The PDB entry is titled "Crystal structure of hepatitis A virus IRES domain V in complex with Fab HAVx".
HAV dV RNA (92-MER) with a sequence from Hepatovirus A: 92 nucleotides with solved positions.
It was solved together with Fab HAVx Heavy Chain and Fab HAVx Light Chain.
The structure was determined by X-ray crystallography at 2.84 angstrom resolution and released in 2019.
Crystals were grown from: 0.2 M ammonium sulfate, 0.1 M HEPES, pH 7.5, 25% PEG 3350.
Rfam match: Hepatitis A virus internal ribosome entry site (IRES). Rfam's curators write: This family represents the internal ribosome entry site (IRES) of the the Hepatitis A virus. IRES elements allow cap and end-independent translation of mRNA in the host cell. The literature on the family includes a 2000 paper in RNA by Kolupaeva et al., "Ribosomal binding to the internal ribosomal entry site of classical swine fever virus". Gene Ontology term of the family: ribosome binding.
The organism belongs to Hepatovirus ahepa, within Viruses.
[PDB]
RNA sequence: GGCAAACAUCAUUUGGCCUUAAAUGGGAUUCUGUGAGAGGGGAUCCCUCCAUUGACAGCUGGACUGUUCUUUGGGGCCUUAUGUGGUGUUUG
Numbered sequence: 001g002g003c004a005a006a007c008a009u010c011a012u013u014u015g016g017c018c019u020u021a022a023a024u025g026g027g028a029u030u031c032u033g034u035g036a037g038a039g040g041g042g043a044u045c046c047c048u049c050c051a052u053u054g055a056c057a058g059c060u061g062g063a064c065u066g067u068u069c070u071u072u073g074g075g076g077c078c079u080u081a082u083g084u085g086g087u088g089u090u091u092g
Base pairs, nucleotide, nucleotide: 003092004091005090006089007088008087009086010085011084012083015078016077017076018075025047026046027045028044029043030042031041032040049074050073051072054069056066057065058064
Other pairs, nucleotide, nucleotide, family: 014079cWW019023tWH020022tHS021051cSS022073tWS023074tSS023075tHS024048cWW032035cWS033034cHS035038cWH052071cWW053070cWW060061cWH
C1' cells in the first nucleotide's frame, strides 16, 4: 500500500412499514394572511429521480437495455431520534 473498527475533526442530514408498474428531490413566476401542525396549499413552466405507452437500437419472441424521442402515472399508514460523507490519528 488495501480493508475494517475506535477516536479526533469539519461538513452534511428525518427515518420506516404496507399496497404498488412505480411510491424522489429541486427551481422559477404567480395566487393563497393560517383554512388545524405554514417547516403549509394551489396554479403554470422547468429540471431531476422511479415506473410507464409508443418510437429508434441491441437477429428475432420472453425478456431486457438506452446521455435520444414518447404516453401516462408516482398511493396509504407511521415517525418522539445522533445517520452519512471527506480528512487525520490509533488499533486489527